Shown are 76 nucleotides from a PDB entry: RNA (E-site tRNAAla(GGC)) from Escherichia coli. Crystals were grown from: 0.1 M Tris-HOAc, pH 7.0, 0.2 M KSCN, 4-4.5% (v/v) PEG 20K, 4.5-5.5% (v/v) PEG 550MME, 10 mM Mg(OAc)2, 0.0028 mM Deoxy BigCHAP. The entry has 49 different proteins, among them 50S ribosomal protein L9, 50S ribosomal protein L13 and 50S ribosomal protein L28. The PDB entry is titled "Crystal structure of tRNA^ Ala(GGC) bound to the near-cognate 70S A-site". The 2020 paper behind the entry is "Disruption of evolutionarily correlated tRNA elements impairs accurate decoding". Method: X-ray crystallography, resolution 3.2 angstroms. The entry became public in 2020. It holds a match to the Rfam family "tRNA". About the family: Transfer RNA (tRNA) molecules are approximately 80 nucleotides in length.

[PDB]
RNA sequence: GGGGCUAUAGCUCAGAAGGGAGAGCGCUUGCAUGGCAAGCAAGAGGUCAGCGGUUCGAUCCCGCUUAGCUCCACCA
Numbered sequence: 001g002g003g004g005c006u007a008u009a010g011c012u013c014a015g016a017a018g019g020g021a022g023a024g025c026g027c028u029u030g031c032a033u034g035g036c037a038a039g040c041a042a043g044a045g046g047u048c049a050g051c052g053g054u055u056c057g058a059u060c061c062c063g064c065u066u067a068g069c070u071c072c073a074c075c076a
Stems, first nucleotide, its partner, number of pairs: 001072002005068003010025003027043003049065005
């Protein structure tokens, strides 16, 4: 230099060629036990990284930017 893949719950991470915005692990109240990993119920927690366009509405489709993360090639 080229190119594949991402950012969004406190953390891991999903999401249909769109109409919904999830599921885990942790944190908290209550009830259980002698006490417990917990073997139950419920609740906090997403400017869907950022700017914008398209169809009627945008994580979605696309462009561009920052950064993460790998891969190839090179280095007078």